[PDB]
Context: bound to proteins that are not shown
RNA sequence: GAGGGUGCUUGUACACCCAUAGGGUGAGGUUAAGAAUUACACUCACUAAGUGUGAACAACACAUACAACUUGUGGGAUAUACGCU
DNA sequence: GTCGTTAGTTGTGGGACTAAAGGATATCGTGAACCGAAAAATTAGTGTAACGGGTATCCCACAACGCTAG
DNA sequence: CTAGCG
DNA sequence: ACTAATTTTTCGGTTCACG
DNA sequence: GTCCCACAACTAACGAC
Numbered sequence: 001g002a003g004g005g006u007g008c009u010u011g012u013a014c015a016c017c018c019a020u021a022g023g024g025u026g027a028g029g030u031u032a033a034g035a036a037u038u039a040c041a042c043u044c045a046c047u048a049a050g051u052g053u054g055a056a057c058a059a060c061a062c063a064u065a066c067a068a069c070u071u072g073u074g075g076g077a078u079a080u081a082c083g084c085u
Numbered sequence: 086g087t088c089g090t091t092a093g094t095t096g097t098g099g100g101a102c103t104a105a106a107g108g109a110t111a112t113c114g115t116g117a118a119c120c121g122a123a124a125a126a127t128t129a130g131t132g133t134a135a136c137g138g139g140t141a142t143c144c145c146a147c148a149a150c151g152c153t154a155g
Numbered sequence: 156c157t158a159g160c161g
Numbered sequence: 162a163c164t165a166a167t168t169t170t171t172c173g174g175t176t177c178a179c180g
Numbered sequence: 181g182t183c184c185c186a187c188a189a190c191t192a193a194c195g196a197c
Base pairs, nucleotide, nucleotide: 003018004017005016007014009068010067011066012065023047024046025045026044027043028042029040030039032037050062051061052060053059070149071148072147073146074145075144076143077142078141082137086197087196088195089194090193091192092191093190094189095188096187097186098185099184100183101182116177117176118175119174120173121172122171123170124169125168126167127166128165129164130163131162150161151160152159153158154157155156
C1' cells in the first nucleotide's frame, strides 16, 4: 500500500482493525550429498483481522451509504500462468 | 585708417499638401577548378507446435415433483 | 417426519 | 521481412588574382 | 512642383580706437 475479516449476498465506497498473508509454518512421500543440510508447480493441513459485556481463543448485544439481487447443475469451447521437447 | 556690430537681404534646407473604395505588375551582364560536406540507398542478417493437469471465462441447454405409507 | 415410487 | 551498418555522390565553399 | 518657416553667409553701413 495492494488484498482482506466483521457490517445478510453482489458491486462501489465507507467507518474499525489484520495485513512482509504473493507469508509464518507442521507433517508424509521422494530426491541429492560423507555429514550438517538443501530440494519438490509433490500431497495434505494449520495460523491474522470491529465495540462492549463477559475470568476467558465461550456465549450474547450493538456496528456506514447508494445500486442490484434467478440462481444452481452440466456439456461444448477458448485462453491465461507453469512444466517437457 | 581700421576693426567689430547690426540689420536686411540672399541662398539653401526641412516640412505640410480631405475623406470613402481598390490594391495587378518586372526585375541583364558569367570565371575555372578542386575539395569538403552530409544526405541518401543499398546490402547483410534470423525462422515453431503441441503437450500434462488445473482453472479463469464464454455459449447453450435444463431444472427448480407430487403422492402414499409406516 | 421419512422413505418408496411413478 | 525489418532493422542496422556502411558507402557514395551533387552542391556550396574556397582560391587565384595585368596589359 | 508650391508655399512656408528657419538657418547660415554676407555685406553695406555705422561706431570706436
This is an experimental structure of RNA (gRNA (85-MER)) from Flagellimonas taeanensis, together with DNA, with 197 nucleotides shown. The entry is indexed under dCas12f, partial R-Loop, RNA BINDING PROTEIN, RNA BINDING PROTEIN-DNA-RNA complex. Released in 2025, the model rests on cryo-electron microscopy data to a resolution of 2.88 A. The PDB entry is titled "Cryo-EM structure of the RNA-guided transcription complex". The reconstruction used 54,193 particles. Among the 6 different proteins in the entry, which are not shown, are Nuclease-deactivated Cas12f, DNA-directed RNA polymerase subunit alpha and DNA-directed RNA polymerase subunit beta.